An RNA structure (P-site ASLPro) with a sequence from Escherichia coli, in which 17 nucleotides are resolved. The entry has 49 different proteins, among them 50S ribosomal protein L34, 30S ribosomal protein S19 and 50S ribosomal protein L35. It was solved by X-ray crystallography to 3.1 angstroms. The 2020 paper behind the entry is "Structural insights into mRNA reading frame regulation by tRNA modification and slippery codon-anticodon pairing". The depositors describe the entry as "Modified ASL proline bound to Thermus thermophilus 70S (cognate)".
[PDB]
RNA sequence: CUUCGUUCGGGACGAAG
Numbered sequence: 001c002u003u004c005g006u007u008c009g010g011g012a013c014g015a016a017g
Stems, first nucleotide, its partner, number of pairs: 001017001003015003
C1' cells in the first nucleotide's frame, strides 16, 4: 500500500495479502 469482515458511517480492531 491493498481486498474482506464489524459499524448507520468514519476511526479503532480482526483476517487474508